[PDB]
Molecule: c-di-AMP riboswitch aptamer (ydaO/yuaA leader)
Organism: Homo sapiens
RNA sequence: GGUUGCCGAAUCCAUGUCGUUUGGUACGGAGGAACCGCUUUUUGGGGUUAAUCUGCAGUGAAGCUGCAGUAGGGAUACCUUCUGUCCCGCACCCGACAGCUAACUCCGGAGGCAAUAAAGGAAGGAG
Repeated sequence: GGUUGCCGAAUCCAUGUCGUUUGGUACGGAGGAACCGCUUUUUGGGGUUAAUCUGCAGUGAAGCUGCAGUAGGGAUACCUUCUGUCCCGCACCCGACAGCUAACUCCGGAGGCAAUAAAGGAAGGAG
């Protein structure tokens, strides 16, 4: 951006409908000099995301499953912060390959939730 509100980059406008395409968009991602880094590079490596990593038991199964954690992250209901409280800690992809990165190049712009509450308290704002 949008919502009554919440996560999220993911909201709108045109156009067109073999009927569900095409071009834009708030907002976002990657690649890509110099400088500065880095040499540890099948032990493969890397990207998006908060979503990593560490133990322990079926696993002499990369993998998976279960526990307990955890890097990290979200809500706390007018706003931000602190405090307390409740939670998440998935998944997908690149395809031998990417540090940073000006110019430049290529892309995404999905989904999913909430209902008397810790929608507590405090400070400063806003009204």